An RNA structure (16S rRNA) from Escherichia coli, in which 1045 nucleotides are resolved. Taxonomically the source falls in Escherichia (Bacteria, Pseudomonadati, Pseudomonadota, Enterobacterales). It was solved by electron microscopy to 2.3 angstroms. Keywords: Antibiotics, 30S initiation, Translational inhibitor, TRANSLATION. The entry has 14 different proteins, among them Small ribosomal subunit protein uS11, Small ribosomal subunit protein uS12 and Small ribosomal subunit protein uS5. Rfam match: Bacterial small subunit ribosomal RNA. The literature on the family includes a 2001 paper in Science by Yusupov et al., "Crystal structure of the ribosome at 5.5 A resolution". The sample was in a buffer at pH 7.5.
Context: bound to proteins that are not shown
RNA sequence: AAAUUGAAGAGUUUGAUCAUGGCUCAGAUUGAACGCUGGCGGCAGGCCUAACACAUGCAAGUCGAACGGUAACAGGAA
RNA sequence: UGCUGACGAGUGGCGGACGGGUGAGUAAUGUCUGGGAAACUGCCUGAUGGAGGGGGAUAACUACUGGAAACGGUAGCUAAUACCGCAUAACGUCGCAAGACCAAAGAGGGGG
RNA sequence: CCUCUUGCCAUCGGAUGUGCCCAGAUGGGAUUAGCUAGUAGGUGGGGUAACGGCUCACCUAGGCGACGAUCCCUAGCUGGUCUGAGAGGAUGACCAGCCACACUGGAACUGAGACACGGUCCAGACUCCUACGGGAGGCAGCAGUGGGGAAUAUUGCACAAUGGGCGCAAGCCUGAUGCAGCCAUGCCGCGUGUAUGAAGAAGCCCUUCGGGUUGUAAAGUACUUUCAGCGGGGAGGAAGGGAGUAAAGUUAAUACCUUUGCUCAUUGACGUUACCCGCAGAAGAAGCACCGGCUAACUCCGUGCCAGCAGCCGCGGUAAUACGGAGGGUGCAAGCGUUAAUCGGAAUUACUGGGCGUAAAGCGCACGCAGGCGGUUUGUUAAGUCAGAUGUGAAAUCCCCGGGCUCAACCUGGGAACUGCAUCUGAUACUGGCAAGCUUGAGUCUCGUAGAGGGGGGUAGAAUUCCAGGUGUAGCGGUGAAAUGCGUAGAGAUCUGGAGGAAUACCGGUGGCGAAGGCGGCCCCCUGGACGAAGACUGACGCUCAGGUGCGAAAGCGUGGGGAGCAAACAGGAUUAGAUACCCUGGUAGUCCACGCCGUAAACGAUGUCGACUUGGAGGUUGUGCC
RNA sequence: GGCGUGGCUUCCGGAGCUAACGCGUUAAGUCGACCGCCUGGGGAGUACGGCCGCAAGGUUAAAACUCAAAUGAAUUGACGGGGG
RNA sequence: UUGUACACACCGCCCGUCACACCAUGGGAGUGGGUUGCAAAAGAAGUAGGUAGCUUAACCUUCGGGAGGGCGCUUACCACUUUGUGAUUCAUGACUGGGGUGAAGUCGUAACAAGGUAACCGUAGGGGAACCUGCGGUUGGAUC
Repeated sequence: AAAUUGAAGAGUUUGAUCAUGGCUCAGAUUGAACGCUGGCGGCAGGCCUAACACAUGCAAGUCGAACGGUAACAGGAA
Repeated sequence: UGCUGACGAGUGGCGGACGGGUGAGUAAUGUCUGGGAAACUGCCUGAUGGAGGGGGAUAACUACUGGAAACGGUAGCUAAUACCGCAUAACGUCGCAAGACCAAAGAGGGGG
Repeated sequence: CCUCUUGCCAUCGGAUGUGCCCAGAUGGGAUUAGCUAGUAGGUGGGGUAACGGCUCACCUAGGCGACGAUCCCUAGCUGGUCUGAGAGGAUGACCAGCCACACUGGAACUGAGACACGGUCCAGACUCCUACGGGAGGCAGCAGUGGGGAAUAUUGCACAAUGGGCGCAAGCCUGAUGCAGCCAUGCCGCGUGUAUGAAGAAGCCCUUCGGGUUGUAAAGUACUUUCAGCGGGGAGGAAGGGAGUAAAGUUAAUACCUUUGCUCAUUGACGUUACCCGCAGAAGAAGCACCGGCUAACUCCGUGCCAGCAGCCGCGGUAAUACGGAGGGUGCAAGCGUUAAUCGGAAUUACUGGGCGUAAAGCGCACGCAGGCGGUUUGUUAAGUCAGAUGUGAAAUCCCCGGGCUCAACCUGGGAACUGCAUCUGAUACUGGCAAGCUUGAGUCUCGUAGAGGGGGGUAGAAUUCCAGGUGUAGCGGUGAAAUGCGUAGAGAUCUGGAGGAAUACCGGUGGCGAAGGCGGCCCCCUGGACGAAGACUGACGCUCAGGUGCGAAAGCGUGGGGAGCAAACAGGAUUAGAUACCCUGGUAGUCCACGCCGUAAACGAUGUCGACUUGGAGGUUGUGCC
Repeated sequence: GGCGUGGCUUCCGGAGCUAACGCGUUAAGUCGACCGCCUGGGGAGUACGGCCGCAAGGUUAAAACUCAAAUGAAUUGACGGGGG
Repeated sequence: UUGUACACACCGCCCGUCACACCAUGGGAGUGGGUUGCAAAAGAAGUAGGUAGCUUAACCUUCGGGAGGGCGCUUACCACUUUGUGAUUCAUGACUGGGGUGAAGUCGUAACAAGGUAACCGUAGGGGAACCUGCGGUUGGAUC
């Protein structure tokens, strides 16, 4: 120095028109789902429903430098 | 033979109020922003003092006993930084003041 | 006993955490408008760490509410996230701050801290155990199961790192966390070869039969080897901790302990790490949607408004670029479609940024409280507003300039930003407050004018009907045509008189008056508004108005009167296919009056009210000055 | 009579405005203040609730659902038991 | 030239009853759950208050006891619960009402032209139905 670069429409009412007015579409997005398909990697994400019910394992211990001790285990002296 | 590394259970300390989960409740008792006064605060930290001297217990353990179990009961026995007085006592608390009143614990390493 | 280390008690600080208070902000519904008795405040006692109706007794009668109380429904809040040009709208998963909850309902205990996820007590519903007498349990920790569901993972490894608990430490604990597994769920990167290679075959189209197209596409030829595979090497995440050892501190001491150097051997779950090298050979690696328009991409065959397509418009009923298949093409690509959901486009709730004569939309009209808005001058204030400054606005995120992973995603340094809030100091034009004015807005007074403006009372003439008479004689009345009806008990017609009700010809006019609805003989009484001429007076007294209040055609309703004419209903006569009608003859309510109610109309100028401004022409009606 | 100047009111028309028709100093022009009201058609000014009424009913006022329109003005035809 | 809701153009178009096709469908007594408010009853645990009875490590004692504590009992608050009585929501309802769009249903022909009785608005009465009739209003009325 820089953080001030930002704004598109289209279709459809009518014999045709202009307007009004709804409807519909092109975009971006997602904790997504489903269908078909599917090589690899990086980074992130993964019960949105039943705060439903929960088998099993684990998620909170530690200090003998507070204390009596000695159930263990291993030394030492016998 | 706790004699010593250590260490099940027990007393004691500290942690278990953190960390982790969920979004049920909540329309305000919450949240956000900005102010505020009448507070407490383990562990950490600064400063100044204290840290004296006693007491009665209790688990574990031991014995007996109730219960299917969970979980207990009775009796005896013992330690501490467990518990309780006493002393000490202000720049603390109460009080206008004079006064009155309040605490604590040892443990470890080494060595002439 | 000396010395060192550590712990213990008290008090006052720090730091951190927590409790508490106030203001502003924070969904939907007014088809929720009233709510509140510890309620609102006070005093005293009690209570808490602490202020406090926190609690209690007493006293006072307050407190909240259209600036939305109370009630009902929905909802954890925020940083942010998505969308959007922005203003907005939607949202609150992950990450981080705050809150709440821990099977459900209560409750406390312990503690610095809890009314405590893996603590206690009680009650409840479940599940389990039982000797039936009683007991036990709470995955919304991690993994996992069943269930629900369109749908969401392993009953993994390690404490090596970072952090947490305990401990002097060593260490132990740690489903925090680091990692690994699963899943295209997303984002990003890379590969599935590269170059060369005439117009092969087969397909499709051309029944335009020549060819065209698929297509340099393939094959062939030459080359390359990422990634996958296999083999061999190999960072970084390790800091520390442990032993010695020297120096300094320490002390009676060279011990012990602390501190800092130095030396030695060691610590990795991930992990067969990242990365690198070698090897072999194009080898192991392309699909999905679409092709009528919007919308990039067209033909053939099949089908024959069938089967089917479809977002909308639409397509399909025989030669379908729209259905189904095929060839060709277009778009995306390890994805591609479809569905859901949000914003956009939608200026289609319009603050930015829309409308209301006839498209949806001016209340039927007025008065008017709250509210919004306010002519002109001076002073003052400094609330709004403006300026500067200070504090704050967590980090992450977004944005900018850099840095690091081979690039990118991703990670990261610094900045910018956080549009806000508060405070302080200034500014004073504008808006607000206050004070004093001013007269142009708005009112008052004087005099006059026009008017179906309103209320009440009286009264006149015409006409219809009816009654009583006179005269009179056979029709009258009615229709498209008739008939019903009326008439010899004398109608209709004509004349005289009487009775009663309703309405006021001409004047009468896109004339007048009224807020609107509406208002029509004449006269009186009571009464409202408008307008003009000159002044004089008040001194912004104004405009609009949710709610509120009143007025409000006709029909209608209640009660009591009245009732000529007219006439819903109804009765009869016609018409007609029918005729519950239009037509005819009758006819009740009603139309009229009083009082009360109703509250609506194409209550229309389909045009709200008030004020200002902006070329003309021709009329009407009603004042007034001048000549 | 002439020359002004006020109030109310009818018709035409300029700029401007308006989809157009039209409005046009009595604005539908140019502005300001305040109020009322609209947000596709039908369902529906209906249901439910409230309020009001003796009653008839009034007032406030949705939704499901279904449709892809509904609508305004004007243009060209055609048509009329419209006219010339 | 005028009116027009007609444009396969009046042999047009549209309207309502009844009926049908495709879709819909609201209101709702009562009756059950369930949550919640309110009025009585209720009274677990806990905490606090009271307290004869019972019992007692630490302190005091003149050694007897005393202070204080605990237990038990009792009072207050209070969860569950019971009963009465509302609200709201979820199932159901006795029933009751019937919407939008339809290429050729039915019966009419009410509207669109002066739509053959101008139309429409409010109101009232009447009728299988569009509608008809009365009263007042409007032009968004043709002709004149």